An RNA structure (H/ACA RNA), in which 57 nucleotides are resolved. The work is reported in "Crystal structure of an H/ACA box ribonucleoprotein particle" (Li and Ye, Nature, 2006). It comes from the structure "Crystal structure of an H/ACA box RNP from Pyrococcus furiosus". Sample source: Derived from Afu-46 RNA. Crystals were grown from: 30% MPD, 35mM CH3COOMg, 10mM ATP, 50mM cacodylate, pH 5.0, VAPOR DIFFUSION, HANGING DROP, temperature 303K.
Context: bound to proteins that are not shown
RNA sequence: GGGUCCGCCUUGA
RNA sequence: UGCCCGGGUGA
RNA sequence: AAGCAUGAUCCCGGGUAAU
RNA sequence: AUGGCGGACCCACA
Numbered sequence: 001g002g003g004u005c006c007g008c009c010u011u012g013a
Numbered sequence: 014u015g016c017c018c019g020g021g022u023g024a
Numbered sequence: 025a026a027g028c029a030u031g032a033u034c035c036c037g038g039g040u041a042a043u
Numbered sequence: 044a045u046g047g048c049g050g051a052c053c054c055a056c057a
Stems, first nucleotide, its partner, number of pairs: 001054009015040007
């Protein structure tokens, strides 16, 4: 640096 | 502001 | 009165808006 | 959704 899994971050004539 | 579901009403 | 008691109408409470 | 931040597990020809 990447992939997967999970968590988090946004609006409503 | 809808639509849905429910409490009240009951055309 | 085609709708409609397997719920019209209105009043109130909630749910759901682009999985 | 897409974009972004972090955590965990891996970096895999079977």